[PDB]
RNA sequence: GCGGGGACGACCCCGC
Numbered sequence: 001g002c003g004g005g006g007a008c009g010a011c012c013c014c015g016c
Base pairs, nucleotide, nucleotide: 001016002015003014004013005012006011
Other pairs, nucleotide, nucleotide, family: 009010tSS
């Protein structure tokens, strides 16, 4: 940096 998930996220988890 990108995916996926946690109803949502400036938080967290998984994968790359």
An RNA structure with a sequence from Gloeobacter violaceus, in which 16 nucleotides are resolved. Ions in the entry include sodium, magnesium and sulfate. Primary citation: Huang et al., Cell Chem Biol (2017), "The Structure of the Guanidine-II Riboswitch". Lineage of the source: Bacteria > Cyanobacteriota > Gloeobacterales > Gloeobacteraceae > Gloeobacter. Method: X-ray crystallography, resolution 1.81 angstrom. The entry became public in 2017. It comes from the structure "The structure of the G. violaceus guanidine II riboswitch P2 stem-loop".